[PDB]
RNA sequence: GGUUGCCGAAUCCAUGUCGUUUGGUACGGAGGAACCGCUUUUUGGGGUUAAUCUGCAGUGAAGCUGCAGUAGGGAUACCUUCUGUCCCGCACCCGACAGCUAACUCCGGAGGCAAUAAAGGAAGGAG
Ligand code: 2BA
Repeated sequence: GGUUGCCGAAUCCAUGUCGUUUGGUACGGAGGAACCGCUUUUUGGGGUUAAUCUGCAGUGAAGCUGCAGUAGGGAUACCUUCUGUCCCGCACCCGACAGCUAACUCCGGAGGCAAUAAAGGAAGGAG
C1' cells in the first nucleotide's frame, strides 16, 4: 500500500473476455563494475521467506517422523515504545552457478486468517 482488523512485497487501473487474456500499479525480489571483501570451492553451492540450527528416541535410511529447544519472527484492537501475555519458527526454487555492486538487465505483485479477548498495564503522542 490494502483491510473492520491481522500476517504477507502481494494493492489498485485499464483492457479483453477463444469467455478469463493483455498492458499498467502501490509495494517488492534477483542478477550485474570500481572499491572493499573472499580464497577452502561433491564435503557441491546458492536464492525467496521469520521459518534456521541444536540435541534425543523408531533412522547403520541424505530423507522422514515425535519430542525438547533455538537463530529469527508475529499479535497484543487509535498510534509507537517498553513491560507482561499468547504465538510462528512453514514451504518453494536455481541447476554446477551468482560476495558486495554504479550504470544496466531480468522478475514477483500470491495466498491465509480474526470475533468479549492479556482487544492487559505503563510512558509519549494522536483524538
Ligand atoms: P527471479 O529473481 O528471476 O529468480 C527465479 C528463481 O531463481 C528463484 O526462485 C530462485 O530460486 C532462483 N534464484 C534467484 N537468484 C538466485 C541466486 N542469487 N542464487 C541462486 N538462485 C537464485 P523463486 O525464489 O521462486 O523466484 C520467484 C520469482 O519471484 C523471482 O524470480 C523473483 O523475480 C520474484 N520474487 C522472489 N522473491 C520475491 C519477493 N520477496 N518479493 C517480490 N518478488 C519476489
Shown are 127 nucleotides from a PDB entry: RNA from Homo sapiens.
Entry title: Structure of Human pir-miRNA-340 Apical Loop and One-base-pair Fused to the YdaO Riboswitch Scaffold.
Crystallisation conditions: 1.89 M (NH4)2SO4, 0.214 M Li2SO4, and 0.1 M HEPES pH 7.4.
Rfam match: c-di-AMP riboswitch aptamer (ydaO/yuaA leader). The literature on the family includes a 2004 paper in Proc Natl Acad Sci U S A by Barrick et al., "New RNA motifs suggest an expanded scope for riboswitches in bacterial genetic control".